Source information: Shown are 1158 nucleotides from a PDB entry: RNA (26S RIBOSOMAL RNA) from Dictyostelium discoideum. Keywords: 60S subunit, eIF6, SBDS, uL16, RIBOSOME. Released in 2019, the model rests on cryo-electron microscopy data to a resolution of 3.3 angstroms. The 2015 paper behind the entry is "Mechanism of eIF6 release from the nascent 60S ribosomal subunit". The sample was in a buffer at pH 7.5. Rfam match: Eukaryotic large subunit ribosomal RNA. On this family, see Cannone et al., BMC Bioinformatics 2002: "The comparative RNA web (CRW) site: an online database of comparative sequence and structure information for ribosomal, intron, and other RNAs". Its Rfam clan is "LSU clan". It comes from the structure "Mechanism of eIF6 release from the nascent 60S ribosomal subunit". NCBI's taxonomy places the organism under Eukaryota, Eumycetozoa, Dictyostelia, Dictyosteliaceae, Dictyostelium.
RNA sequence: AUUAGCAGUUUCGGGGGCGUAAUGCUCUCAGCUGAUUCUCAAACUCUGAA
RNA sequence: CAUUUUUGGUAAGCAGAACUGGCGAUGUGGGUUGAACCAAAUAUUGGGAUAAGACGUCUAACAUUCACUAAUAGAUACCACAAAAGGUGUUAGUUCAUUAAGACAGCAGGACGGUGGCCAUGGAAGUCGGUAUCCGCUAAGGAGUGUGUAACAACUCACCUGCCAAAUGGACUAGCCCUGAAAAUGGAUGACGCUAGCAGUGGAUGGUCGAUGCCCAAUCGUUAAAAGAAGUGAUAAUACUUUUAAC
RNA sequence: AAUCCAACUGUUUAAUUAAAACAAAGCAUUGCGAUAAGCUUAAAAGCUUUUGACGCAAUGUGAUUUCUGCCCAGUGCUCUGAAUGUCAAAGUGAAGAGAUUCAACCUAGCACGGGUAAACGGCGGGAGUAACUAUGACUCUCUUAAGGUAGCCAAAUGCCUCGUCAUCUAAUUAGUGACGCGCAUGAAUGGAUCAAUGAGAUUCCCACUGUCCCUAACUACUAUACAGCGAAACCACUGCAAGGGGAACGGGCCUUGCAAAAACAGCGGGGAAAGAAGACCCUGUUGAGCUUGACUCUAGUCUGAUAUU
RNA sequence: ACAGUUUCAGGUGGGGAGUUUGGCUGGGGCGGCACAUUUGUUAAAAGAUAACGCAAGUGUCCAAAGGCAGGCUCAGUGAGAACAGAAAUCUCACGUAGAGUAAAAGGGCAAAAGCCUGCUUGAUUCUGAUUUUCAGUACUAAUCGGAACUGGGAAACCAGGGCCUAUCGAUCCUUUAUGUGCUUAAAUCUUAACCCUAGAGGUGUCAGAAAAGUUACCACAGGGAUAACUGGCUUGUGGCAGCCAAGCGCUCAUAGCGACGCUGCUUUUUGAUCCUUCGAUGUCGGCUCUUCUUAUCAUUGUGAAGCAGAAUUCACAAAGUGUUGGAUUGUUCACCCACUAACAAGGAACGUGAGCUGGGUUUAGACCGUCGUGAGACAGGUUAGUUUUACCCUACUGUUGUCA
RNA sequence: GUUUGCGUAAUAGUAGCAUGAUUUAGUACGAGAGGAACUGUCAUGCCGGAUCACUGGUCUGUAGGUUUAUUUGACAAAAUAGUGACCUGCCGCUACCAUCCGUUGGAUAAUGGCUGAACGCCUCUAAGUCAGAAUCCAUUCUAGAAAC
Repeated sequence: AUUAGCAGUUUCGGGGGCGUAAUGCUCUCAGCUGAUUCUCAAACUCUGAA
Repeated sequence: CAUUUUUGGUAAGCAGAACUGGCGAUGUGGGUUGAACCAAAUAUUGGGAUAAGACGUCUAACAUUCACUAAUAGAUACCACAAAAGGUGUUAGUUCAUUAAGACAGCAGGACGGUGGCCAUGGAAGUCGGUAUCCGCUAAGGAGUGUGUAACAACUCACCUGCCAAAUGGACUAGCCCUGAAAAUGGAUGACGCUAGCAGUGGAUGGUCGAUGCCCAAUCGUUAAAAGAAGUGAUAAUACUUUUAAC
Repeated sequence: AAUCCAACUGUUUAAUUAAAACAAAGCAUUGCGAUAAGCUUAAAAGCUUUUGACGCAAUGUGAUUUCUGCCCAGUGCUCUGAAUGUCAAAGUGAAGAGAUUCAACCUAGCACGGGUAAACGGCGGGAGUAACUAUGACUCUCUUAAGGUAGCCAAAUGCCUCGUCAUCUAAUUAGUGACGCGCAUGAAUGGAUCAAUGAGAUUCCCACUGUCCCUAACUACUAUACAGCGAAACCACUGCAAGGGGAACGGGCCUUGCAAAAACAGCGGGGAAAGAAGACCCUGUUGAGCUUGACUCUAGUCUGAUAUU
Repeated sequence: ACAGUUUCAGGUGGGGAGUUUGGCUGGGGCGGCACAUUUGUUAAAAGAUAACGCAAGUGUCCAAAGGCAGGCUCAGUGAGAACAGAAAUCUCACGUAGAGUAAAAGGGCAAAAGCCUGCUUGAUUCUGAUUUUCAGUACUAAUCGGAACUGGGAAACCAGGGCCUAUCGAUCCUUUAUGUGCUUAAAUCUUAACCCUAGAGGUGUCAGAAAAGUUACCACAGGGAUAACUGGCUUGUGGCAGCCAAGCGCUCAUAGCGACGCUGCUUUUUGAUCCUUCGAUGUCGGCUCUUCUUAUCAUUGUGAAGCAGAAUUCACAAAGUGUUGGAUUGUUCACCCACUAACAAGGAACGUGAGCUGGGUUUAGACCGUCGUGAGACAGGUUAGUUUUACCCUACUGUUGUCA
Repeated sequence: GUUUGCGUAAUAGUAGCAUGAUUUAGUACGAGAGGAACUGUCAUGCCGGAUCACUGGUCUGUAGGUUUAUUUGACAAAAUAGUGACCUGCCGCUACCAUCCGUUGGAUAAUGGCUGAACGCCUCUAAGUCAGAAUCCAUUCUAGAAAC
């Protein structure tokens, strides 16, 4: 360079359900963060031979 | 050029590099043939054993043995091509399942009801479709594996059972072989031919033939060292000749 | 029946090109009044010149008819044109002991300015924009002055192209007539037309034919046979094939197929047949003809100065 | 007393003379610079290593962006603070460099080699050795000392310009710096010039000529070290085929097809390359004629179909026998008209020029268009343009002849 | 053994290919529209091998005639004009421009099958086997060998 989810945030930007209405509870859903996961290079390298 | 590493290129008997070995320079034995591959390097030869390669005939050299190939195939690397995908061709093999609680196969008997399940529509009743899929009776039943029909009916398969008598079925693996596999003169394992008790392929046991290479021997030359004389009789003259060793 | 080109007659590439080329008459432009313009010669001199603008010299285009548009920025030619901008040698001045250096003054030419295209030549793109966003008048800028006028055409000029429409045909990459945003037509670089003519190019209809269907017969001289005479090219050796490998197309080598005298008439498959040290292509530190704002010079010629004075 | 002429001077001068018109190159030209050079790579764990191999760069910039010394931490992130949000400034914490270091890239660098500040002129002279490319020559660049003069620092120390790898240049000529310089060859003084040392002016084709074309009117030496045709290798492109089956075929993958992919063949397309041939292989097409191929168009025999009959479509054994006349065009190709059982595809040196024709291409003449100032160019259109030799050997067709 | 006769046939080549109409039959097939096939018959196309009774072409048969210009004095008959030209034309040669002729057996491929295993069934196949192509080989045709 680059694939896929699970978790946290989760209220959020958008959709809505829910208390009769909201940065108020939760879900894909975007995004930030973490432990994973697939392939990785002539102009990459921790290591590294004959 | 060749093994290998190796860049461009779709590729090249293309272009360019690196190590090594060669061809150029170099024949010889083999690969039918041949610049480079294998063996192995060339003074002139004799004997022996060899190397690569072979050993039906050409063509110098063989016997024994175990399988595989039934194709007009196949037969020395470079090298003169062949692939994906296939085969109930055959040989070897791996694994799983079935069976004297009667196996596969053959031939036959059953294959019923509720029910013609729900839905949907000219009509759809097992059998054009969306959804469910339980029961009685048994050894055995799909709310049906199919053919057909106004839909049925009828035939049929699942599964069970009767005859039977012992091994059966599958999914692979990879050897040889076959399909894949079409090009121009006539045609090339080199040819003839070969069908494998050895003339193909894959092994084994001993052998044989076979080079200018290896050993030994001789002759020629070159190189290095040495000698030009020995008990004695002789030869030996130096820009010459002889001895010894390797080439 | 017509198309293209050239007006015609004429001429031209001796030995591959006869033409549409050249010439031509007609048209136009340029220079020149003689100690001319043009030209020759090393010099002296000379041609034109037994010449004098209705002429000679230098050229363009090419009869006739009808025309010949716009552009002078480029290159070139030109001058009844101004700035001293630059300007060489000789001469003048200054510093120096001088060789010398530095100044001014400074002609042609060049720069600048003008004219000139029947001189060489050129005649387009971008943007708003006439409810039309098709047409593009109009409008600007831009290089480079102008922006293709009248005409004409898939034309001997058009890539696409065998353009498209009609027509000739059964069938047409051809022919002709129309269409024109025309790669890349166009006005004496002449545009359009064009009677007569053409050993010029193209297409079609009629006639006519062995051009063909599809060949056949005949004839002379060949060739063939004999007598006589009698060459040359070419030539490594030479001559049968297949496949293989090879310098990647063998007559030779390898394995095969085969193979049996000596010759004649034919013939054109091969001998990568012969003629020729490849004219194409590349190299060469090899040439040559020609051209030009290539480099270096040069005859001439314009101007200035010494000198004859 | 001008002109003319004589001698110089400046202009003009392809009318003429002489010459020149680079190299590399998967032919040459147009293209580009692989021509002097720098980083990563190709480069295969030392060094060296090639291509018109790849990704880039250079011909500069800098009195600070040089030298030294001292302080400091950079990017970014998170949390805070009137105006202030995604962004303005300040404080703190985390912050191994994720910043910067002139420029391309690679390396290096954290109390620095970066950011700031201060002082400076080591970017000065001389001088020996060396390293790099390498012939162990020059040049560039660098490096390790030493002798002067200084800078910074308290000092050790550092500084030979840029953190290191690029940033550049001979002879001859001019010129400058230098020195109480040496010379000018009869002797002496001034000037002039030469010279000895070190620089600069510059050769980018970068180890360094002073330099435009054209040729189709052409020429020579050569070259198959090298193009245009065959052949050969290759088979991208062309052509033909095979497998898998998403689907089309009313349902139905496979009658017939068949996407998305994959595997081959062919040398009838065009490439690619440059192995043969440049002291010469006559190069397009057509006509003619023979033979070969099968990848079969028809014919024969068969088998499949979405084959009722007819017509048609797929395949097999099949190459024995056929496979046309014409308009246009030089055409191969193309495209029509008409016949037809069918009008299949192909090789043979893209069969076939001592077989022909010569339409084309392709010399010299000429015209036009565009390009060029011009000579001239066109791979554009038009027109006219010498087609030589067999009697040899073989092969073939026939004809005699010898029959061991 | 010399010369000759009559032969054999190794080997090489190889030839006939194809169409149309009609019978079949407006029948099979089809609801109709349309509409076959085998055999038989008749012709044609292309190729091949010959041929000259016809037809046409050719005409140095210089055969006959016409006729042009000239020459031999005229007629007659000749020539020269490279065969003067024209008309007719033998023999010959010739042309799908005319005519004739151009076979049958065996083994196969494709494939359709039989008996039948492997593999109690099935199976064209494995051992065997059957029909079958313009194919292949012979037949017929062409040459006849360092063969007899």